[PDB]
RNA sequence: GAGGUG
RNA sequence: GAGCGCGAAAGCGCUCG
RNA sequence: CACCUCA
Numbered sequence: 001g002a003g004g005u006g
Numbered sequence: 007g008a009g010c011g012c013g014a015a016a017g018c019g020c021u022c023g
Numbered sequence: 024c025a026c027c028u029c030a
Stems, first nucleotide, its partner, number of pairs: 001029006007022006
Other pairs, nucleotide, nucleotide, family: 013015tHS013016tHS
C1' cells in the first nucleotide's frame, strides 16, 4: 500500500 | 463509534469515521 | 481500532 477477519 | 432503518424479542441491514 | 495475509 493492498487483500481479509473481528 | 456516529447517523439511520427492520424486528415482539434475540438479533439483523445500510452509510460514514 | 485490533488481528491475519502479501512473490
An RNA: 30 nucleotides with solved positions. It was solved by X-ray diffraction to 2.1 angstroms. Zhang et al. published it in J. Am. Chem. Soc. in 2018: "Structural Rationale for the Enhanced Catalysis of Nonenzymatic RNA Primer Extension by a Downstream Oligonucleotide". The depositors describe the entry as "RNA hairpin structure containing 2-MeImp-oligo analogue".